[PDB]
Context: one part of a larger RNA, bound to proteins that are not shown
C1' cells in the first nucleotide's frame, strides 16, 4: 500500500537456469615435457695369450737379465 | 742392458678356427 | 650300369 | 616297382714310383 | 730343383 | 655336402665390466618469505 | 633475500607462565690443563764411633 | 765439673697415643762448561 | 830469628757476572683445588721532555680500647 | 692532661674487576695478590625436590674407594649463574668373562668405555631440480 | 564487485603569516589545528 | 569485465535560466566572490578498444556524483581471459612476460516480484440507462536571438544597461492527413524469352433429318 | 453411303529418306491452318 | 488472325486510388491568484540610545511551493423507467469509427408509421493512357 | 452525309444513394433497488375464562380363531 482471476508483453530483482562462467591455494594426489635434478638402463664404445668357438709363422720396433755387461 | 732367453707394440703370410655372397 | 641281399 | 645296403665296375678327377726332353 | 702321357698301387662322386 | 668369390685368426657369438645417456624409464623438488 | 636449534632483556600488566614476519647498537656452535726444574743437616785435614776429639781455654 | 726453652736433625724405645731421652745448633740465593781477568796454597831469591 | 815482598812451576778457589728480597696486591703472563691476606674506579691539584691523552706523588672522620713515653 | 705506635670503627663504594652477549650477584667479596698444588676437569649407589607430554634438562642429601691443600674446622665430584649443541639404525677401537647353535676353540652377538652431526638442527632415503597459457581428480574459497 | 577503515583523496570550519600601489579578512589564504564524504589509491579478510 | 549502444531514475556539493549581499578591489558592460533555489535545460566531429584527453565548430550552458564504478535471461564484443603463430627479453631447457601484434564458441519458449496495456468476477449506502464534482496517479513547467525604451541612465573618451514588452526561433510534447514526398504482391500502361488456352474462318471424321429409283 | 444446310463433338497428327546415335532443315505420306 | 492466362526478385521500366507515415500539417510550454526562501522595510522595548521581532503590531520578495492548465480511474450526485407483444444486457449475424483474444462503436429495416452493417449494383469522381479521326447518337 | 451535345472506353480504389445477396425461422440465458433505528403520513384487525356435547391415544373383563 494492496478488492478476487487472468490474458498479451517487457525484462530491474527472485545473489534467476543450465553448462560446474573465470582464477587463486591446499593434497607428503595424477599425466605430459625439460634438464649440467637422484637412480637405473637399451644402443654405441672399449678390455679378459690374466675365458670359450679358436692355430701358427716372419719381419721391425722397444721392456725386462744368462756367462757379463755400463761410464765416470 | 741387449748378441742369447723371454715378453709388449705395428706390420705381413698361411690355415679342413670361424664367416658372408652365387650355381 | 650291372650281380646277389634287407 | 620313386628305397637301402655290400662287392665288384663303362666313363668322367687327385698323391708317390717308371716311359723319354736341358739347365747341375 | 720342374714340365706330358699308355698301365698300375690306397677313399669317394653315377 | 659340392664347387666359384671374397675376410680371416682380425672380426661375429656367449659370459663379466669399465666409459656414456633425458636416446629412455622411476622419483623428487619442505614451511614462511618471492 | 633470508628464516628454522640455543642464551639475555622489554612486550609480560609487582609468583610463575605468556603471542605476532615483535624491538634489539642482541649475543652462541666457545676457551682455559700437565706447568719455574735440581739441591738445601753429618760436614774439612788427623783420630774415634757416649750423638766426638783434635784446634787460641780454666 | 754439666745443662734444665719452642723447633730442626741422629740416635733409640715406650703405646692398638704422629711421644719421650740423651745429644748438637748446620744451611737458608745455591747447580755443568772458562788456555786469556783475580786470589790462595814450596823451594831457591833478594832479602833482617 | 825472623820477616819480607818480588820471579818460576803445581794443585785449588774465584769471574758464565740476569731484573722477584714482598706472602709482592689492579702494567702484561697458569681460566680448574686448597690457605692466608687486601680492595677498586672516576675526577681534581701538581710534576723534565708532557700537550686533552705516557708516568709518579697527594686527596672522608677518629668518640671509644690497648701498649709504651711523658708532665 | 700531652704524645707515640697498634687494633681498628664509621661513611662510601659492586660506576672498576668478572674468560665472552645481557640480566640478577659479589668488598662477608664470587674481584685481585700471594704458599703449597696441578690434586676434585677422580670411581660404584644415587633419595629427594625443581622443570616437565615424551623423550630430555636442573640442584643435590647421604653411603662407600682413594686423592690435594688446610695447626684445625673443614673444602674441593671444573669455571659466580644462566648459552656453548644432536635420537635411533649401521660401522669402528679396547675393556669385561656374560653367551658360544654336536663337542673344543673359534666366528659372532652382549654389557662397560669411546669416536665421527642428521644448521629444515625430535633427524624421511646412502642416493633427487624446474614447466604447463594442452593439462586432469578431490576440495577450500582458510 | 558488496561489508569495515578513513592513512590517501576530496570539502568545509576555527586562527591568519603573507600578497592585494594603501589595509590580514573585495579577492586571497602556503606549515600547522577541528571535523565532514565514503566517489579515489591503499589497509582487512565476513563474503570466490 | 572496462568502453560502446538504447533507457535511464535519484541527490545538489547549482555549469546555464530566476531571487538576492558583498567588491579603495561594483561609474556602465563584462566580472569575482557568496545567500535562496533541483522547475525547465545541460554537444556534434577527427584520432585513439578506451572510460579520460588533445583539438575543430558551435551553446544560455556544455556542472559533479549515486544506482552491483545503473543497465550483456535488453544489443556489441572493440580492450582485457584458454587453445595457433612471430618479434624483444629471461631462462641451458621445457617455457615465461602488470611486454607487442595477427585471429579467435557462451545460450535460455518467463513459475513468482515489478512494469506497460487489455479483459472477467465483485458487495451496488444494494436496479437500470445516461451526465457526472471533490478527490487520488501522473505529465507540464523552458530557453536563446532581434526590436523599442535608448545610443537613453552611466561615462573625457571608448564603449554602454537595469526595469519591462513585443516578434521570430530553438528544444520537447500531443494531435492530424486537405496538401507535399515516401511506399502502395489495389490498378494500368510498355517490354525480353519459352509454353499454353479460348475465339474465329479452313482441312477432315464422327452423331440427327432430307434433295435417286 | 450419302450432296448442301442447321448445326453440335474432337485433331491439326503421324510414317520414310539424307553413310553409326541425337537433333533439327527440307523433300515424301496425311485434313493435319493463319 | 483477335484476344488471354502461367514462370522468369511482383521478370522486367513509367506513372498511381484507400491507409499509414514525416520530409509535411496544426496547436501547446497551462495563466490570473496564496503563503513563502535568501535578501530588503515601518514603528518600537526589555536594554535613556540602538534594533525589521530569536517581542507585540505593519509591508516587498524567486524559473522554487500551493495552484492552474492536460490526461487516467473513481464514481458521491442528478435526470428518467421500474415484471416490460418496442422493460435493461448476453448468445446471435454483418461489420469499423476499434481491435492480439477480449473490450468499444454502427446496423440487424421489409412497415395499416421513420433507419442502409457488409458486399454486390449504379452514378459522381481519383488513377492508368489511348482518344472527333475518336462517341454512341439522333436526323 | 449530315447534325446533335466542350469526346469514347476496360481493369481497380474511395463518396453517395440503392435492399438485389447475406443480416433468418424470431428463440435461450441473466437483471431489475436488501435489513435495522428514529420521525410524518396513510391502510387492516378484539381476545380471554367456564361448562357441556361431536370426535382419538392407556387399561380391565373371557382370551382363541
Nucleotide at each position: 500500500u494492496a478488492c478476487c482471476u487472468u490474458c498479451a508483453g517487457c525484462a530491474a530483482g527472485a545473489c534467476g537456469g543450465a553448462a560446474a562462467g573465470a582464477c587463486c591455494c591446499u593434497a607428503u594426489g595424477c599425466a605430459g615435457c625439460u634438464u649440467u635434478a637422484c637412480u637405473g638402463u637399451a644402443a654405441u664404445u672399449a678390455g679378459a695369450u690374466a675365458g670359450a668357438u679358436c692355430g701358427a709363422a716372419u719381419u721391425a720396433u722397444u721392456g725386462u737379465u744368462u756367462a757379463u755387461u755400463a761410464u765416470a | 742392458u741387449a748378441u742369447a732367453a723371454u715378453g709388449a707394440u705395428a706390420a705381413u703370410u698361411c690355415u679342413a678356427a670361424u664367416c658372408u655372397u652365387a650355381u | 650300369a650291372c650281380u646277389u641281399a634287407a | 616297382u620313386u628305397c637301402u645296403u655290400a662287392a665288384g665296375u663303362a666313363a668322367u678327377a687327385u698323391a708317390u714310383a717308371a716311359u723319354a726332353u736341358a739347365u747341375a | 730343383u720342374a714340365u706330358a702321357u699308355a698301365u698300375u698301387a690306397u677313399a669317394u662322386a653315377u | 655336402u659340392a664347387u666359384a668369390a671374397g675376410a680371416g685368426a682380425c672380426a661375429a657369438u656367449c659370459u663379466c665390466u669399465a666409459a656414456u645417456u633425458g636416446g629412455u624409464a622411476g622419483u623428487u623438488u619442505u614451511g614462511a618469505u618471492g | 633475500g633470508u628464516c628454522a636449534u640455543u642464551a639475555u632483556c622489554a612486550g609480560c600488566a609487582a609468583a610463575a607462565g605468556u603471542a605476532u614476519c615483535u624491538g634489539a647498537a642482541u649475543a652462541a656452535g666457545u676457551c682455559c690443563a700437565u706447568a719455574a726444574a735440581u739441591a738445601a743437616a753429618u760436614a774439612u785435614a788427623u783420630a774415634a764411633a757416649a750423638u766426638u776429639a783434635u784446634u787460641g781455654a780454666a | 765439673a754439666a745443662a734444665a726453652a719452642u723447633a730442626a736433625u741422629a740416635u733409640a724405645u715406650a703405646u692398638u697415643a704422629u711421644a719421650u731421652a740423651u745429644a748438637u745448633u748446620a744451611a737458608u740465593u745455591a747447580u755443568a762448561a772458562a788456555u786469556u781477568g783475580a786470589a790462595a796454597u814450596a823451594u831457591g831469591u833478594u832479602u833482617a | 830469628a825472623u820477616u819480607g815482598a818480588a820471579u818460576a812451576u803445581a794443585u785449588u778457589u774465584u769471574a758464565g757476572u740476569a731484573a722477584u728480597a714482598g706472602a709482592u696486591a689492579a702494567a702484561a703472563a697458569u681460566a680448574u683445588g686448597u690457605a692466608c691476606a687486601g680492595u677498586a674506579a672516576a675526577a681534581u691539584u701538581g710534576u723534565a721532555a708532557g700537550g686533552a691523552a705516557a708516568a709518579c706523588a697527594a686527596u672522608a672522620a677518629u668518640a671509644a680500647c690497648u701498649u709504651u713515653c711523658u708532665c | 692532661g700531652g704524645a707515640a705506635a697498634g687494633a681498628a670503627u664509621u661513611a662510601a663504594a659492586u660506576u672498576a674487576a668478572u674468560a665472552u652477549a645481557a640480566u640478577g650477584g659479589u668488598a662477608u667479596a664470587a674481584c685481585u695478590g700471594u704458599g703449597c698444588g696441578a690434586u676434585a676437569a677422580u670411581u660404584g649407589u644415587a633419595a629427594c625436590a625443581c622443570a616437565a607430554a615424551c623423550g630430555a634438562g636442573u640442584g643435590a642429601a647421604a653411603c662407600a674407594a682413594g686423592u690435594a691443600c688446610g695447626u684445625a674446622a673443614g673444602u674441593a665430584u671444573g669455571g659466580c649463574a644462566u648459552a656453548a649443541u644432536g635420537a635411533a639404525c649401521a660401522a669402528a677401537u679396547a675393556a669385561c668373562a656374560c653367551u658360544g647353535a654336536u663337542u673344543g676353540u673359534a666366528a659372532a652377538g652382549g654389557u662397560u668405555a669411546u669416536u665421527g652431526a642428521u644448521a629444515a638442527c625430535g633427524a624421511a632415503u646412502a642416493a633427487a631440480a624446474g614447466u604447463u597459457a594442452c593439462g586432469c581428480u578431490a576440495g577450500g574459497g582458510a | 564487485a558488496g561489508g569495515g577503515u578513513a592513512a590517501u583523496a576530496u570539502a568545509g570550519c576555527g586562527a591568519a603569516a603573507g600578497a592585494g600601489u594603501a589595509g590580514a579578512u573585495a579577492u586571497u589564504g602556503u606549515a600547522a589545528g577541528c571535523u565532514a564524504u565514503g566517489u579515489u589509491u591503499g589497509c582487512c579478510a565476513c563474503c570466490u | 569485465u572496462c568502453g560502446a549502444c538504447u533507457c535511464a531514475a535519484c541527490a545538489u556539493u547549482u555549469c546555464c535560466u530566476c531571487u538576492u549581499g558583498g567588491u579603495u578591489g561594483u561609474a556602465a558592460a563584462a566580472g569575482c566572490u557568496a545567500a535562496g533555489a533541483a522547475g525547465g535545460g545541460u554537444u556534434u566531429g577527427a584520432c585513439u578498444g578506451u572510460u579520460c584527453g588533445u583539438c575543430a565548430a558551435u551553446u544560455a550552458a556544455a556542472a559533479u556524483g549515486u544506482u552491483a564504478c545503473g543497465u550483456g535471461a535488453g544489443u556489441u564484443g572493440g580492450g582485457u581471459u584458454a587453445a595457433a603463430u612471430a618479434c624483444g627479453a629471461u631462462g641451458u631447457g621445457a617455457a615465461u612476460c602488470a611486454g607487442u601484434a595477427u585471429g579467435g564458441u557462451u545460450c535460455c519458449u518467463a513459475u513468482c516480484u515489478g512494469c506497460u496495456g487489455a479483459a472477467g468476477g465483485a458487495a451496488a449506502u444494494a436496479u437500470u440507462a445516461u451526465c457526472a464534482a471533490a478527490u487520488u496517479a501522473a505529465a507540464u513547467c523552458u530557453c536563446a536571438u532581434u526590436a523599442u525604451u535608448a545610443g537613453u541612465a552611466c561615462g573625457c573618451a571608448a564603449g554602454g544597461a537595469c526595469c519591462a514588452u513585443a516578434a521570430u526561433g530553438a528544444a520537447u510534447c500531443a494531435a492530424c492527413c486537405c496538401a507535399u514526398g515516401g511506399u502502395g504482391u489495389a490498378u494500368c500502361u510498355a517490354u525480353u524469352g519459352a509454353u499454353a488456352a479460348u475465339a474465329a474462318u479452313a482441312u477432315a471424321a464422327u452423331a440427327u433429318a432430307u434433295u435417286u429409283a | 453411303u450419302u450432296a448442301a444446310u442447321a448445326u453440335a463433338u474432337u485433331a491439326u497428327c503421324u510414317a520414310u529418306a539424307u553413310u553409326a546415335g541425337u537433333u533439327u532443315a527440307u523433300a515424301u505420306u496425311u485434313u493435319a491452318a493463319u | 488472325u483477335a484476344u488471354u492466362a502461367u514462370c522468369a526478385u511482383a521478370g522486367u521500366a513509367g506513372a498511381u486510388a484507400a491507409g499509414c507515415u514525416a520530409a509535411g500539417u496544426u496547436g501547446a510550454u497551462a495563466a490570473u491568484a496564496a503563503a513563502u526562501a535568501a535578501a530588503u522595510a515601518u514603528u518600537g522595548a526589555a536594554u535613556a540610545c540602538a534594533u525589521a521581532u530569536u517581542a507585540a503590531a505593519u509591508a516587498u520578495g524567486a524559473a522554487g511551493u500551493u495552484g492552474u492548465u492536460u490526461u487516467a480511474a473513481u464514481a458521491a450526485g442528478a435526470u428518467a423507467a421500474u415484471u416490460a407483444a418496442u422493460c435493461u444486457g448476453a448468445u446471435a449475424a454483418u461489420u469499423u469509427u476499434a481491435u492480439a483474444c477480449u473490450a468499444a462503436a454502427a446496423u440487424u429495416a421489409a412497415u395499416a408509421a421513420u433507419u442502409a452493417u457488409a458486399g454486390g449494383u449504379u452514378u459522381u469522381a481519383u488513377a492508368u493512357a489511348u482518344u472527333a479521326u475518336u462517341u454512341a447518337u439522333a436526323a | 452525309u449530315u447534325a446533335u451535345a466542350a469526346u469514347a472506353u476496360u481493369a481497380a480504389u474511395a463518396a453517395a444513394a440503392u435492399a438485389c445477396u447475406a443480416a433468418u425461422u424470431u428463440a435461450u440465458c441473466a437483471g431489475u433497488u436488501a435489513u435495522c433505528u428514529a420521525u410524518a403520513u396513510a391502510a387492516u384487525a378484539u381476545c380471554u375464562a367456564a361448562u357441556c356435547u361431536a370426535u382419538u391415544a392407556u387399561u380391565c373383563u373371557a382370551u382363541a380363531u
This is an experimental structure of RNA (21S mitochondrial rRNA, nucleotides 1941 to 3293) from Saccharomyces cerevisiae W303, with 991 nucleotides shown. The work is reported in "Translational activators align mRNAs at the small mitoribosomal subunit for translation initiation" (Bridgers et al., Nat.Struct.Mol.Biol., 2026). The PDB entry is titled "Translational activator Aep3 in complex with mRNA and the yeast mitochondrial ribosome". Ions in the entry include magnesium. Keywords: Mitoribosome, translation, RIBOSOME. The sample was in a buffer at pH 7.4. Rfam match: Bacterial large subunit ribosomal RNA.